[PDB]
Context: one part of a larger RNA, bound to proteins that are not shown
RNA sequence: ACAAGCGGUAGGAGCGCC
RNA sequence: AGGUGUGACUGCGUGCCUUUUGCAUAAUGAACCUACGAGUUACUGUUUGUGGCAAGGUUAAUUGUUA
RNA sequence: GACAAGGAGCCGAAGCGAAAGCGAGUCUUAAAAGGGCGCC
RNA sequence: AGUCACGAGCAGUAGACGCGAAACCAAGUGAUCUACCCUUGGUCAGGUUGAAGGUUAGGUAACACUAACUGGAGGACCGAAUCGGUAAGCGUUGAAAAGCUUUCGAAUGAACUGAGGGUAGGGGUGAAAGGCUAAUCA
RNA sequence: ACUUGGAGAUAGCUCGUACUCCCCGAAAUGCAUUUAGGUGCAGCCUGUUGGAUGUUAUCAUGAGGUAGAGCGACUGAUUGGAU
RNA sequence: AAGUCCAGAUAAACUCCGAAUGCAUGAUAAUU
RNA sequence: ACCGAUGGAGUGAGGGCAUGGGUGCUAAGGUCCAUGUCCGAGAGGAGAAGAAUCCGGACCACCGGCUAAGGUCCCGAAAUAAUUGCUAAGUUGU
RNA sequence: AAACGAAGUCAAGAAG
RNA sequence: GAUUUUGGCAUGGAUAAUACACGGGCAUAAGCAAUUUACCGAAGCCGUGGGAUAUA
RNA sequence: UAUAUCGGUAGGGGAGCAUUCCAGCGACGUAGAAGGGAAAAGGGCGACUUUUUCUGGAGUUUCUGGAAAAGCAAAUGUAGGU
Numbered sequence: 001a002c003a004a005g006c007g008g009u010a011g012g013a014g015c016g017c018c
Numbered sequence: 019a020g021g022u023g024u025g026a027c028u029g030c031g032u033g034c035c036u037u038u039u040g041c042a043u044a045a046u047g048a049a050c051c052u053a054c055g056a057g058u059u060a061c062u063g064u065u066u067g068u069g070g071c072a073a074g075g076u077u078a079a080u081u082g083u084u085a
Numbered sequence: 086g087a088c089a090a091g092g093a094g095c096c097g098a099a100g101c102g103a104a105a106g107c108g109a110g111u112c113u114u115a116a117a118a119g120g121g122c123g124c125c
Numbered sequence: 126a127g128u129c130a131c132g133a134g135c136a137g138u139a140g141a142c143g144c145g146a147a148a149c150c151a152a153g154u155g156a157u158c159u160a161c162c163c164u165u166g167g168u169c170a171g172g173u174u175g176a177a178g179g180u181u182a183g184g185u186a187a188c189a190c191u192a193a194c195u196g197g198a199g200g201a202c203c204g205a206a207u208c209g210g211u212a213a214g215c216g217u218u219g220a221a222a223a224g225c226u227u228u229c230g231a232a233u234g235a236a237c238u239g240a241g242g243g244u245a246g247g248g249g250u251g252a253a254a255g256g257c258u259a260a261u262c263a
Numbered sequence: 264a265c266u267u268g269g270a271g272a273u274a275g276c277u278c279g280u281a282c283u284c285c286c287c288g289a290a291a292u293g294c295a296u297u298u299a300g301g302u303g304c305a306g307c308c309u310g311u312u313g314g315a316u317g318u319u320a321u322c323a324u325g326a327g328g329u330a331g332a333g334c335g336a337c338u339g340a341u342u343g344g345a346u
Numbered sequence: 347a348a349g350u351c352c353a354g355a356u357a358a359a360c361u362c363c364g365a366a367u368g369c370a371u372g373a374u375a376a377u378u
Numbered sequence: 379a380c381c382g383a384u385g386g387a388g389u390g391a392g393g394g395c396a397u398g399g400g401u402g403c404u405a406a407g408g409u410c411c412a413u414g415u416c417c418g419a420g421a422g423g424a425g426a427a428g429a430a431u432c433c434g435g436a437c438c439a440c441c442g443g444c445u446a447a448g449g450u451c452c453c454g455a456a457a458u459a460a461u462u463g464c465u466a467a468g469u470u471g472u
Numbered sequence: 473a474a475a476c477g478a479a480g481u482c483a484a485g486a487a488g
Numbered sequence: 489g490a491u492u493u494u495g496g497c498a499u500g501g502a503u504a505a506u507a508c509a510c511g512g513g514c515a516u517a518a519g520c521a522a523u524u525u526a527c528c529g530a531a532g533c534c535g536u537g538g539g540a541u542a543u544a
Numbered sequence: 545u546a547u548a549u550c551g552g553u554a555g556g557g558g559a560g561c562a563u564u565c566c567a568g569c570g571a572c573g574u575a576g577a578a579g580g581g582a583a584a585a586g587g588g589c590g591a592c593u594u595u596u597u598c599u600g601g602a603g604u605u606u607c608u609g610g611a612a613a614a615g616c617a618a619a620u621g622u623a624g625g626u
Base pairs, nucleotide, nucleotide: 008030009029010028011027015023016022017021018020034047036045049626050625051624052623053622054621059139060138061137062136063135064134065133066132067131068130069129070128071127074096075095076094080090081089082088083087084086100107101106110122111121112120113119142279143278145276149269150268151267152266153265154264160244161243162242163241164240165239166238167237168236169234171203172202173201174199178195179194180193181192182191183190207231208230212227213226214225215224246262248258249257250256282560283559284558285557286556287555292305293304294303295302296301306389307388308386309385310384311383313381314380317377318376319375320374321373322372323371324370325369331363332361333360338357339356342353343352344351346349392417393416394415395414396413397412398411399410400409401408422433423432424431437538438537439536440535442534443533444532448528449527450526451513452512453511457525459524460523461522462521463520464519470515471514476500477499480497481496483494484493485492486491539550540549541548542547543546544545561615563612564611565610566609567608568607571604572603579599580598581597582596583595584594585593586592
Other pairs, nucleotide, nucleotide, family: 012026tHS013025tHS033048cWW034618tWS035046cWW038040tHS039392tSS039429tWS041045tHS055616tHH055619tHS056279tSS056616tWH057280cWS058141tWS070075tWS072126tWS073097tWS075128tSS077093tWH079091tHS099108tSS101121tSS102104tHS102105tHS111118tWH114116tHS118121cWH139141tHS143619tSS144277cWW146273tWH147272tWH148270tWW155246tWH155259tHS156159tWS156244tWH156249tWS160250tSS169205cWS170204tHS175197tSS175198tHS176197tHS177196tHS184189tWS185187tHS206232tHS209229cWW210211cHS210228cWS211228cWW216221tWS219220cHS219221tHS220224cWS245248cSS246264tHS247248cHS251254tWS283590cSS288554tHS289553tWH290389tSS290419tHH291418tHS312382cWH315379cWW326368cWW327367cWW328329cHS328364tWS329365tWH330364tHS333336tWS334337cHS334357tWH335353tWH337360cWS341354cWS345350cWH361362cHS388554cSS394430tSS402405tHS402406tHS417429cSS420435tSS420436tHS421435tHS421531tWS422530cSS423447tSS433446cSS436551cWS445530tWH446529tHS447529tHS449456tWS455528cSS458518cWH465467cHS465517tWW466516tWS467516tWW468469cHS468470tWS469517tWH474502tHH475501tHS482495cWH487490cWW510513tWH514518tWS517519cHS552553cHS560591tSS561591tSS562614cWS569606cWW573602tWS576601tSS576602tHS577601tHS577603tSS578600tHS617618cHS
C1' cells in the first nucleotide's frame, strides 16, 4: 500500500518521549 | 513540563548558475563530499583622508657613535 | 636597529614671448586694452 | 601657501584577476615502426604448357623451307607454404587502438625474407596517395 | 615528427571570480574609427565640494507651414462638356 | 487642332490659406 | 536637486505597447526613425496558465481595518440582491 | 472572421 | 393587411489531421444592456510595534 | 524631536564580522587546551558570538593597535575518498 509535478513553505489533528 | 520527534489533512510553489531583448526551458554547467583554486606586489604619477613644519618644506647616496 | 650628521638635488617663491628679451606686465602693432595669457 | 610624509582610490610599466589556443623560433633526440638505398645470407610442396636450339628424313645450285623425336624458355598457367588484402558476414565499453571466418589476388619474380648499415624535420624518402618518417604528419 | 627551452607567446574571444549589512543607481544613444559583438569622446550614474536655478502651472509676448483645406494662386496630374 | 467659358475634382518632393499641440523669452506661484 | 570643478564608473546586442510615419503586400511576434510608457533592473492583484494588456512601486513584523482593477451559484472570497428590458441560439458566460 | 443571404425576434418610423 | 427605412439581439456563410473545451462543474440566468445598494478583493492606503538613511 | 525617505542589474559610496601571525596589556589550562558530537541562548540586523555536556588528552585566549598566503557553489576546473 486510492495515490500524481523542483519535494519546500504556511497552517494543522492524532500518536510518542521528557 | 512547556519543551521535543513524527506528520492524517489543507493553501501556495516550474531548482540553481551563466548568457541574454527575453530561459521551467528541450540554451550552457555540475555524480557527491572533504581538501585545493583566481585584482597581488614593486616602482613612478595623480586625487583624496589625516598629520609635521611653514615663506619655506624636505633630504638621497653616504658618514660618525653604539649596535 | 637607534641616535646624530650629510642641502648635492627637488618643489614652491612671476609671468609673457617660438626666441633674443622684457617684466606685473608681456606678445601682437606704425600706434591704440583693439585682442591673448598673466598679476590684481 | 606651500612642502614632506602616512593611509586609501585610480593609472602606466612589469605574466598584472585565473585557466585555455591554433601557431612562431632555438638547440637537441629519433629510420629497433615505416619509405628508399647499401653489404652479406636464406626461402619458394606438387602438377601443366611447350620458345630458342639440336638431331634425323625430304628439299634446294646452296641456303631457305616441311614432318618426327629431342630440348626446357617464360615479369607463362593451376595450386600449398608465404606475401597481399577483393567481396560478404561478424566484431564496434572488441579476444584485437584495425582483428576473425568464409571468399579472393600473386605465388622463379619489378618475388618474399633474416642480420648489420646509411639518409633527419618541411629535412629525409616517395612505381606519387601529400603517402611514410616509433599507435603522432599540408 | 618528437623533447626541452624563449614561455606565464599572443587570444578586441568563451568560461570562471568566494564574508556581511546599509545608502544611491544607469545604458543599450550621438560622433569617429581597416570600424561594426572592440575602443575614444559626449549623453545617462555615483562620491566630495562651491554657486544659485531646475521642474510644473498661469499670464504676456514671438517665429512657424504640419493636420485640415484649397487649387478660376502657381507647378504637375484630371473629368464632363459648348463653343 | 487651338483657345475661351462653365462645372467637377487631385498631390511626400503643389500652396492664395492654415489650426490644435510643441518651442523660445519674461514675470508670478507651487515644489525639490 | 539644477549648474562649476574634481575622484570612481558601467553602458555604447535592446525589447513590447500606444501614437505619427517610411519600407513591406495598409503581411509578419518583420524592419527603420520620432514622441511617451513599461520590461530590461520590478515583486504584489485580476485575466486558467502569459516579460512589458488592466490595477499597483515591496524597510521588517501583525491571526487589525479601508480600497484598486476585477468580481459576489459551487470548485473560489463576496448578492441564488433589488428593479426594468432583450436573447431561445447553450448564442453566451474567453 | 468577411462579401453575400433569410429577415427569427423586439422596437422606432416614412410612404401608400 | 401589403411596401419600405433605421436601430438592438440572434441565424446561415463558419472549415484537418493523438482528445475536448465558457479554466471546469454547470447555468435560460449564474447570458446581454442599464441602474441602485451592500459586500469581496493587492506587499496600494490606514492602524499597532520595531529599525535604518537624510534634512531641518 | 518632527517631517520626509528606505524595489533594484551594470556600477559608485558607507560601516562591519571571521581567519593567520606580531607588539603591548590582561588571562585560562591534566581539578582538563585546541579539535570532533549533541543541546541551549544571543545579536539595530548580519557576517557571527557565548554557555552546558560527551569525546579528546595539550595547548589556548580577551582588549587596543599592526601586517596579510585574509572567506567558494558552479571555471566540460584539480587531488583523494565514496

Entry title: 70S P. gingivalis ribosome erm-delta-porN strain. The RNA (23S rRNA, nucleotides 549 to 1290) from Porphyromonas gingivalis has 626 modelled nucleotides. Ions in the entry include magnesium, potassium and sodium. It holds a match to the Rfam family "Bacterial large subunit ribosomal RNA". The reconstruction used 155,090 particles. Among the 51 different proteins in the entry, which are not shown, are Small ribosomal subunit protein uS9, Small ribosomal subunit protein uS10 and Large ribosomal subunit protein bL19.